[PDB]
Context: one part of a larger RNA, bound to proteins that are not shown
C1' cells in the first nucleotide's frame, strides 16, 4: 500500500410480489318462454363513414329509410379527433308498427375448388 | 353483342 | 297439372335403434363396469305410462 | 281386502337372487302431492256403388 | 233374394 | 254382464 | 272472458354555520323529512347535492291471458 | 243373437324382467 | 313365475 | 259361458275379462327473456377468455390453445430556455395536492445489480 475482496447502513436500478379496486367470472332463486327455416335459416363472404376502417351497426335506400305514441335540448356508434351540418316549425333518444334487405349455405334452373361458371323459356331494355 | 326484372330442384298427402 | 307439407340447422330434458373397454372379482373365464360412454333415429312444451284377462290372501 | 297412470317419503339394504363369491337388489301395506275418465269392430237399423 | 266395400245410425261391457 | 229384438 | 297484464313514461319530501383540508359528504353545533335512513355517483365516509328510493299516476298502436 | 285369430296355447333357441332359467 | 320372439306350429265362444 | 292369473305341476277357492285406441294434473331440463340473492372470486384467482379469445401461435387435417385490468379530481397530457446532430436523454420552468403521479405513469416486496460512508484484509 489496498490491485481487488468481505460485513453494515444509506440512497439507487431491475423487477412487479403486496394492500386497495373493478362488473369479469361462479352458483343459484322467483316468473316467462322454449324453437329459427323454401316468404330462404343458423353460420359466413363481400360491401357501406367527411377522412384508412379494426370493432359495432346496416344493405347497392347500406352507423341508415317512413308512420303512430312518449319526450325536451343538445346530436352525427366505440378505439382519449378534429371538421362540416342537423335541430323547439321538435333533431338525437325510447316503445309499437312498417318498408328496403347483395352473394355463399338445406341452397332448390345445371355445374363448381362456399361466397363462383355456365344455360333455357316467356317479357322490356340494348 | 350488354344489362335490370320473372318462372325453370327434388320427395311425400293430392288432385 | 292449381294446392297445402317436408328438407336444413339448433341448449338440455323424453322415445327409440345398435352398444364396448379399462376397472371390480386382490389373476379369470359366468358375473360386474353397464341396458353406461359412444354412433344413429325422431318428438314436444314437456315426453313417457295410464283406466285390471290388477294386486293380494 | 284395495282399486287407472305418475312423483316423492317409509316399508329396507328387508324377501330374493347370486362361481350363493365380489355383488345386485324389489313388491304389497301404510302417508303424502294431484285427481278423471271416455271413444270404437260386431250383433242391429236404413241409403248408396260393385260381384255372383 | 244374396256375397262385399263405403260413409249415417244404433253402443260397447265383471 | 252390456247390447239386440 | 274482456277487462287486465307487459313491452316507452310522469309527479316523487327535507341544510345551515364553524374546523381541517387542494377539496367535505369528515367532526361539532344547531334544523328539517320519513309509507323515502336501499343504492350509485358527486374533488375523503352524503336521509335533506344529482340519479334515485318509498308511494301515486299513465298506452295511440301490437302481443299475452 | 252378437263380444278384437295365424290371436291364446305348444316344442326349439334367445332376451327383458332385482333374478345368472 | 311373469312378459317379449327367431324358427316350426295352432284352439275355444 | 270359455279363457287368463294368484313363482314348477294337478284339483278347490278367490280375482279378472287379452288378442282395439285417446286421455289433463302432480314429474325433468334451460339455449334464451326479466326481476334479485350469495359468511362465493378479486387479474398466475375467478369461465379458456375483465384486454385484441377461441383471438395470436402451433398443426395436412381432424385438433390443440396463451399472454395481456389501475396516471390524474379534472388531460389541466409538461408553451418556453439550458447541453446535444437530434428531446435519444436529461437539467429547468408550468400544471397539478403530489412529477420519486410524466405516458411501461397508485402502492412498488425479493432474487439481482451499483455508487458512497465506516471498519476489516
Nucleotide at each position: 500500500u489496498a490491485a481487488g475482496g468481505g460485513c453494515a447502513g444509506a440512497c439507487g436500478g431491475u423487477g412487479g410480489a403486496u394492500g386497495c379496486c373493478u362488473a369479469g367470472g361462479c352458483u343459484c332463486u322467483c316468473g316467462g318462454a322454449g324453437g329459427c327455416g323454401a316468404a330462404g335459416a343458423a353460420g359466413g363472404a363481400c360491401g357501406u363513414g367527411a377522412u384508412a376502417a379494426g370493432c359495432u351497426g346496416c344493405g347497392a335506400a347500406a352507423a341508415g329509410c317512413u308512420g303512430c305514441g312518449g319526450g325536451a335540448a343538445u346530436c352525427g356508434g366505440c378505439a382519449c379527433a378534429u371538421a362540416c351540418g342537423a335541430a323547439u316549425u321538435g333533431a338525437u333518444c325510447c316503445g309499437c308498427a312498417g318498408a328496403u334487405a347483395u352473394c355463399c349455405g338445406a341452397a332448390u334452373g345445371g355445374g363448381g375448388c362456399a361466397a363462383c361458371c355456365c344455360g333455357u323459356c316467356a317479357g322490356g331494355c340494348c | 353483342c350488354c344489362u335490370g326484372a320473372c318462372a325453370c330442384a327434388u320427395g311425400a298427402a293430392u288432385u | 297439372u292449381u294446392c297445402a307439407u317436408g328438407a336444413g340447422c339448433g341448449a338440455a330434458c323424453g322415445c327409440g335403434g345398435g352398444g364396448a373397454a379399462c376397472u371390480g372379482a386382490a389373476a379369470c373365464a359366468u358375473c360386474u363396469c353397464a341396458u353406461u360412454a359412444c354412433c344413429c333415429g325422431u318428438a314436444g312444451g314437456a315426453g313417457a305410462a295410464g283406466a285390471a284377462a290388477a294386486c293380494a290372501a | 281386502g284395495u282399486g287407472a297412470u305418475u312423483c316423492c317419503c317409509u316399508c329396507a339394504g328387508u324377501a330374493g337372487u347370486g362361481g350363493c363369491g365380489a355383488g345386485c337388489g324389489a313388491a304389497c301395506g301404510g302417508g303424502g302431492a294431484u285427481u278423471a275418465g271416455c271413444c270404437c269392430a260386431a250383433a242391429c237399423c236404413g241409403g248408396c256403388u260393385u260381384u255372383g | 233374394a244374396g256375397u262385399c266395400g263405403g260413409g249415417g245410425u244404433a253402443a260397447u261391457a265383471g | 254382464c252390456u247390447u239386440c229384438g | 272472458u274482456a277487462g287486465a297484464u307487459a313491452u316507452a313514461g310522469g309527479a316523487g319530501a327535507a341544510c345551515c354555520u364553524a374546523c381541517u383540508g387542494g377539496a367535505a359528504a369528515g367532526u361539532a353545533u344547531g334544523g328539517c323529512c320519513g309509507a323515502a335512513g336501499a343504492g350509485c355517483a358527486u374533488g375523503a365516509a352524503a336521509g335533506c347535492u344529482g340519479c334515485g328510493u318509498a308511494u301515486c299516476c299513465g298506452a295511440c298502436a301490437u302481443a299475452u291471458c | 243373437c252378437c263380444u278384437g285369430a295365424g290371436u291364446a296355447g305348444c316344442g326349439c333357441g334367445g332376451g327383458a324382467c332385482a333374478c345368472g332359467a | 313365475a311373469u312378459c317379449c320372439u327367431g324358427u316350426g306350429u295352432g284352439a275355444a265362444u | 259361458g270359455g279363457c287368463g292369473g294368484g313363482g314348477c305341476c294337478c284339483a278347490u277357492c278367490c280375482c279378472g275379462u287379452a288378442a282395439g285406441g285417446c286421455u289433463a294434473a302432480a314429474u325433468a331440463c334451460u339455449c334464451c327473456c326479466g326481476a334479485g340473492a350469495g359468511a362465493c372470486c378479486g387479474a398466475u384467482a375467478g369461465u379458456g377468455a375483465a384486454c385484441c379469445a377461441g383471438u395470436a401461435c402451433c398443426g395436412u387435417g381432424a385438433g390443440g390453445g396463451a399472454a395481456a385490468g389501475g396516471u390524474g379530481a379534472a388531460a389541466a397530457g409538461a408553451a418556453c430556455c439550458u447541453c446535444g446532430a437530434a428531446c435519444a436523454g436529461a437539467g429547468g420552468a408550468g400544471u397539478g395536492c403530489a412529477a420519486u403521479a410524466g405516458a411501461c405513469c397508485c402502492u412498488g416486496a425479493a432474487c439481482c445489480c451499483g455508487u458512497c460512508u465506516g471498519c476489516c484484509u